Solved structure of RNA, together with DNA, 18 nucleotides shown. Ando et al. published it in Acta Crystallogr.,Sect.F in 2025: "The first report of structural analysis of a nucleic acid using crystals grown in space". Crystallisation conditions: potassium chloride, MPD, spermine, MES.
RNA sequence: GAAGAAGAG
DNA sequence: CTCTTCTTC
Numbered sequence: 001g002a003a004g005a006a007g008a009g
Numbered sequence: 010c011t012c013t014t015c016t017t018c
Stems, first nucleotide, its partner, number of pairs: 001018009
């Protein structure tokens, strides 16, 4: 940097 | 739409 998933607004 | 974390590539 991106990606599998999630969470606070 | 913004941000944060786990993990992988």